crRNA (38-MER); Target RNA-3 (28-MER) from Desulfonema ishimotonii: 66 nucleotides with solved positions. It was solved by cryo-electron microscopy to 3.14 angstroms.
Context: bound to proteins that are not shown
RNA sequence: UUGAUGUCACGGAACAGGAACUUGAACAACAUCGUUAC
RNA sequence: UAGUAACGAUGUUGUUCAAGUUCCUCAA
Numbered sequence: 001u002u003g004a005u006g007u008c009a010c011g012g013a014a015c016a017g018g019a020a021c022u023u024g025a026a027c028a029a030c031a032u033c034g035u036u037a038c
Numbered sequence: 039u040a041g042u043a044a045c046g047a048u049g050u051u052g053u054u055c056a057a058g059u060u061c062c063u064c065a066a
Stems, first nucleotide, its partner, number of pairs: 016063002021058004027052012
C1' cells in the first nucleotide's frame, strides 16, 4: 500500500577540458657573565 | 650641603622546512 479493456523506462555512459608545480650553495668566529672601590 | 671611576674571568654550537594556489569551466 494499486485498480483492471492499453506501462517498449533492459527507452537515456555523470559524461566533456586542466603538468603537484614555482622560489632556496647543507652551510658557518667572537661572544657570554655581573659588579667592585671610595 | 652632594655621587663619582671602569674593571675581572675564558668558553662555546645553530637551522632541520619557509612563502604560494587547495577547486573551477561548459552548462543551470
Description:
The entry is indexed under Cas7-11, crRNA, CRISPR-Cas, Csx29, RNA BINDING PROTEIN. The entry also contains CRISPR-associated RAMP family protein, not shown here. Huo et al. published it in Nat Microbiol in 2023: "Cryo-EM structure and protease activity of the type III-E CRISPR-Cas effector". The PDB entry is titled "Cryo-EM structure of Cas7-11-crRNA bound to target RNA-3". Taxonomically the source falls in Desulfonema (Bacteria, Pseudomonadati, Desulfobacteria, Desulfobacterales). The reconstruction used 926,347 particles.